[PDB]
Context: bound to proteins that are not shown
RNA sequence: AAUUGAAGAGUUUGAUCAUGGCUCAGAUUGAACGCUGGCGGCAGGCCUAACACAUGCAAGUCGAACGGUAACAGGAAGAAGCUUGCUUCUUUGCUGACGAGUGGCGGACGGGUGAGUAAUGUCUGGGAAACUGCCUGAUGGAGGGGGAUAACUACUGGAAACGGUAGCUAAUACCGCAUAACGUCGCAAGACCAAAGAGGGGGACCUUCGGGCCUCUUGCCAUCGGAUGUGCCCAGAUGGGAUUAGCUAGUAGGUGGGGUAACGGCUCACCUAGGCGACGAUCCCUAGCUGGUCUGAGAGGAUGACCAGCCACACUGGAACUGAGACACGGUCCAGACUCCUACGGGAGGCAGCAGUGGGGAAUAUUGCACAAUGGGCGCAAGCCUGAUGCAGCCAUGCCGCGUGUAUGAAGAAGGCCUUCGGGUUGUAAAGUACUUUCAGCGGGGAGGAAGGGAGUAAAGUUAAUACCUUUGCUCAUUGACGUUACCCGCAGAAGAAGCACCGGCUAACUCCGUGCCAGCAGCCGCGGUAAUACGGAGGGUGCAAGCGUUAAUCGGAAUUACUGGGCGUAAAGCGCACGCAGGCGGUUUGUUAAGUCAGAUGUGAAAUCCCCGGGCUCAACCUGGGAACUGCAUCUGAUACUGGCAAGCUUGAGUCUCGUAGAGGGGGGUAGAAUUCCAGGUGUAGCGGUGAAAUGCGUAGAGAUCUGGAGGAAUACCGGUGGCGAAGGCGGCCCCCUGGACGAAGACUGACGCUCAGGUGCGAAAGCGUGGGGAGCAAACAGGAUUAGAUACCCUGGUAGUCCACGCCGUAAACGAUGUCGACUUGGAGGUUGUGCCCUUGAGGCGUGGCUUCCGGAGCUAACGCGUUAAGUCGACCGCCUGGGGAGUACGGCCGCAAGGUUAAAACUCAAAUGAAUUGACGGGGGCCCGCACAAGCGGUGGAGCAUGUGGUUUAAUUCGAUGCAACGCGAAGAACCUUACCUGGUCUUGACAUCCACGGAAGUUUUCAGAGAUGAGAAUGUGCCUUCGGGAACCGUGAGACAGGUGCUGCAUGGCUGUCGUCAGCUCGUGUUGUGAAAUGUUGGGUUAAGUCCCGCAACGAGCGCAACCCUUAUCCUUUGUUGCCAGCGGUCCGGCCGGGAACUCAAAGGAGACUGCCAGUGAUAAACUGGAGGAAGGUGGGGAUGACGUCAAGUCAUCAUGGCCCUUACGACCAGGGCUACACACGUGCUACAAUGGCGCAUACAAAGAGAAGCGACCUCGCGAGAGCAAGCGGACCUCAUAAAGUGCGUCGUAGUCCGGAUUGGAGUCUGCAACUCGACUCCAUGAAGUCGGAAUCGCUAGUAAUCGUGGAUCAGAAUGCCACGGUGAAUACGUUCCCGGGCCUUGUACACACCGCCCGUCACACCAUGGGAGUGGGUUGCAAAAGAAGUAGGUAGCUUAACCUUCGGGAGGGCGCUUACCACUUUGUGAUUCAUGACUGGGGUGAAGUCGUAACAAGGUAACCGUAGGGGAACCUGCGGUUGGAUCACCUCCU
Repeated sequence: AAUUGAAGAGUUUGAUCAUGGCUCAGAUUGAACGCUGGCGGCAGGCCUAACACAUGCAAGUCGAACGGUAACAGGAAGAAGCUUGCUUCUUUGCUGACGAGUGGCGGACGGGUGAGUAAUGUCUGGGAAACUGCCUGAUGGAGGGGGAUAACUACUGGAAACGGUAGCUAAUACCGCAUAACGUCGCAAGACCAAAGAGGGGGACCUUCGGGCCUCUUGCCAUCGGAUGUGCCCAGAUGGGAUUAGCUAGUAGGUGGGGUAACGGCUCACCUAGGCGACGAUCCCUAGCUGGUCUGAGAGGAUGACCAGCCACACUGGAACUGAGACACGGUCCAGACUCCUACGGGAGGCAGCAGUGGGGAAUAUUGCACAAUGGGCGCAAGCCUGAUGCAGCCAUGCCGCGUGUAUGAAGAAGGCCUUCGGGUUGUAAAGUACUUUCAGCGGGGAGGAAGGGAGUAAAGUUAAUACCUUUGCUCAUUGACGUUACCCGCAGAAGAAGCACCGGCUAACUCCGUGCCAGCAGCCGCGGUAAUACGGAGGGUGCAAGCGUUAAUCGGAAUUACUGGGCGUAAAGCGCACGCAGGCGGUUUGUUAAGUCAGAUGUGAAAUCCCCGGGCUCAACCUGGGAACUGCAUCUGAUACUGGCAAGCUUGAGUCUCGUAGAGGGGGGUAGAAUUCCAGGUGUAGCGGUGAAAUGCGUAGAGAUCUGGAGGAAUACCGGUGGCGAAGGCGGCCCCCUGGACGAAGACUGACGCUCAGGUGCGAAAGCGUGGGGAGCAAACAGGAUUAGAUACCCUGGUAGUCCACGCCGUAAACGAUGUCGACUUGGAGGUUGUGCCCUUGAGGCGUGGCUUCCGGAGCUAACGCGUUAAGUCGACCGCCUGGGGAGUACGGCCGCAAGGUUAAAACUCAAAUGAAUUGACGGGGGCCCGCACAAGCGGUGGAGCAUGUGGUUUAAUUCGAUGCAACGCGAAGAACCUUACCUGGUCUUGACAUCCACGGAAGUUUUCAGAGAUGAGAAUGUGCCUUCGGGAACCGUGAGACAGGUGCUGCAUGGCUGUCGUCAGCUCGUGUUGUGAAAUGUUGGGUUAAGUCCCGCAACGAGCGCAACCCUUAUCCUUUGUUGCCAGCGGUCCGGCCGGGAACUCAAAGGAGACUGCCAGUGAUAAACUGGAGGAAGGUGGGGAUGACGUCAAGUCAUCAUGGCCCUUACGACCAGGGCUACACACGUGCUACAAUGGCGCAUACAAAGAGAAGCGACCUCGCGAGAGCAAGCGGACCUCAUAAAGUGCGUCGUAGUCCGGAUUGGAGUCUGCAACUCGACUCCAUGAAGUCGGAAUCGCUAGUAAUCGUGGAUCAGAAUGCCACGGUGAAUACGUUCCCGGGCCUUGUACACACCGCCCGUCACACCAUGGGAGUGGGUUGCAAAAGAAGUAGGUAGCUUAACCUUCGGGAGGGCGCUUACCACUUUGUGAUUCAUGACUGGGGUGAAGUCGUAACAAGGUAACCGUAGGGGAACCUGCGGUUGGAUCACCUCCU
């Protein structure tokens, strides 16, 4: 020095905090499986079938106990082969030894297993009534006799197992006798009990020579001891279940007998009537116990493999014998099952000893070697036996160690993989070069386990003995299974030696390809639907490593059973409430006791293991010395504060008495008024009643209405009140009778008499049940009328039980304050109700002191909400209850009930959540305020007809692609005959139609011909223009190869850019500060006001930004400048035309200025913001219109405008050409045009605009044509010329309400123009033709003033071509009382179970599939109780009968024994009837689970009838209805209206 130790993470939500489960990171194992595998050391290895076992081995040993001689080895005698000394044969146990036999000891040890056993067991600590072989101490004895028997011999049975008869023999075998003490019995006196000899040696009396005799050794008997072992008793501790509460007659005790080694109901007879149990008996299930082991910081939890202690068992059931010790693993007897042999009569066996079979199982090994060592049995020893033990074999089963090389090495090689094609990476990695040789392999050397024993010697001891024996020394040759030991030395050569998991987060490590919600992965969350770091492969990387992963199991983390160390208002959790036994706890003072408690001492707590310091294996694992510890238990001595006991007090807790107070406290009886209903009657006449509106219903048979009289039942307006009383449930008219509790004043009294309370007892709303009454109103069920898609409902009309009374039962409620009872302490404010003291009451006052009760709040507490002296704060006592959700408060069982049902109360299975509080939004058939062609007030349309145009569908070779509610559909397309053009059919090309690069050849270019639909081929003329130490050049054109080019191909769910939309709505945010644990809040809310988050005021906010407004364009008035191509007032004349001199006024053109600001006035308003009105002014309150579109939403639109990641095609998905299609046509929809006529059609005449375009252009004039147009031909890049006559309108005339003089579709003929080309498929003109249509169903759109309506004009695109789009002007309305109602939006507030946010969420039945489970006529097993029957062997008792060595005998027998028989106990087995448990069962009930089945819509918003609880009835289902209860319900003149 020696127990110094405690970590979190993922997952519920849009986000937050809490609660609460699930999962993970650690350690460990007698493990198994998949892939892989070099060596060594130590350890471990049937956990299942205590299943059945072939074969082999696992207990023998003593000749020094005895009779003896079957083996083989010697000795002695003889015969013979006789060689002349060896052998064959015949004799002698004479001997060394020894088969078999008697005897002794050992077979009760050692080894195996965990079945039984919940305490005849185990552990700790104790005790008395016991025995004990071998070992050892002491004291004594060891004399003398007797009869048998094995072996053996002779017969004889039996296939064999094993016998049977006769004879003989030995002992340390067996039995008397002798003696009997300290032994046993007995108080004493007295009585009785034992023995075995053997071996070695020798003077020695000797031997008839056994053995007397000397010596030694060992052995035998008795008593008392020690040690060891075993038996017995006591206390405490040692699993689960109460859905097991009563159990027990030898049962508990006593007396006497018997029995045991020993106490004892251990056994028997009798007597007593007891014993055990809620501190858990009895019953059922499970189980060997401990030291220890694993885990943990500890406390605890789990566990008992190996090692050691104890127990129990040995094929199953039972019994005893021998023995010191067994009721005996490898003994005996009986029975059973099974297996085997048999001559059929009968016999044999028990691997849970070591190996090994079969079987079971996910799974656990060789039919090995040796007694060399340790230990054990026998002996004196040598020695034999020893599957104990020591070793080896097998197995990565665990722990530990080592190896599979080391150093250089850029070519940073190749190949792989990725790549923005630059490169990167693999990677010093490899290769190459230089070294080393552990281990493995080969060859040599070589510890330790070995100490003994044997044979000889020297001494010492004993003795008559220098024998024999013992002890101590010395010498000699040997004892090893392991074993080719460990270890050491050489050999050659990198040579023989690396795999597994993982890479989305937890958790270290990322890319490509394939796949396309498939295939698959997954510990939890979760990945995969065509760009997967999650699937599969590859590359790379991370972690381990001869192992790596997976599965199984325990503890931890988990404070998630909380003793250390949790909770119960809303998350799970306070019993509906009381009274109370057992139990728990208990005010205050003194004395005593010492049980608890505390201190010390003693004994014990086996060893091993754990821990600390050392030691040894080359280290480690491993082994080992010492220490510490073993937290404990028991005994003795002290302490006396606290708790307990005992004794005596005290008054403060508790209670009694006196006087008063308030009260819907309870039970019984009587009575009063109002009202409803009914009955009888009077008056009176046509409705009443009911609803959102109706109908059913009532009424001319007289209702309803009104009045009079009578009957009956139920409840008690006003008072009335977060008022009162009661334990709770609950209790309202008034009066009487009986009765309980509470509170206050003062005083007296008892003296801890108290608090809580499992079980127990009582009370206990409403509904419901039984018997008997009653019955007005109301009203489940039920009937009818409505509503509705349906309506088993809500609403209406009726209506039974019930609601009421008496008695009895039920025993449940959101029985709630979702808050158990009692006690103590801790700041305040405002009230209510009810007592009481003092002070002048000097009114309803002033000062105190109690009880109960309501609201608000401080500290503190709480997850928050909230609670807050009436606590949910700080504490103490006791009780009840909780441990994820569903299954389920359900099943089964018990108890209770008449029933309905109540109470107690699970499991399988299934999920990763379920849940509480609060935050931001969104939503509401919630509230408030406000706005919008939102409604209302109006005008005109669409939906019907014809036609234009787009879309859907269909069709087609193709009818190219896109847009799809508002926010697609005259949309991309501001203009498809060809082209455009993609699409279809054919004909063609392949470095290409388009671009760069290289080479070759040739200018470029221009004119003609053939074939062809053309693309393209074929030719012929013509041209040759630019540089130059010249392999070639610059522009241009052809041919060839590659790099490439090309794509209107796919993905707008990969993207940029651009656009729509909510919405030109007024909102959307940030910094700092502050509040909250936090999501967040404030600012941004509030009072006014505005079109406005506009502005002012206030304010824990202070500021800022994007939005609003302004800056921009245009329009309305004026001024200055300029004056042509524009203008013409004043002048001259004129062709009467600004035309012409001329004029700069006016219009106008376009630059620059002014102007509008609530600026001025009055009123209102917090005097503020602002609002109403007036003046002026062209214009007045952002004058009118436009542009301008916040943060964001719709994965909104566009890959086809363009750009772009990825993917895809490359003689084709690219490129060229002709023709066709995009224009189709049984149909449906959208947007438009033209009409249906007289506010009009037609004819003639005539008036007034704005804004634009023009050179590939606009195109006067003139001529021609009926016309579209044609010919000729000015002007104009344009205030000049052209397009280019505006039309509605206004005057005349006609039409006269007709399918027309309306309407113009459709079709025939004839023409014009553009264009290479008008068939499919253009526009327009002329003549003819003259459809539908007579104002449009349900429904639906635009518009608030120069607007709607109506009328014309221009432009873009464009050869040609608008009824579309984009612009311009003319004429020019109606109506807005108002926000009651519908729709959309904004702000505040409120409820929420919504969050891809109401187009949300979500309930129950039905149908289908799988899984587990309840009931069920039964069916098949296991265990067990009771009542009997039965009777093998054994033991004990009794004895007819048979028989008999030890002893006694009078020799006759006696005693005693054995066999047989019989009785008692008892195993197998048999019968009857119960209990319990497992499996299964036609059918039947519910439960859980499973992407896109059916019916409805119950809940969440006031969820559209508030929800829920108990109860009853009803219904396809959610559910509906009645009665009572709770708030865990929204809305409060919000609106007409009266205060």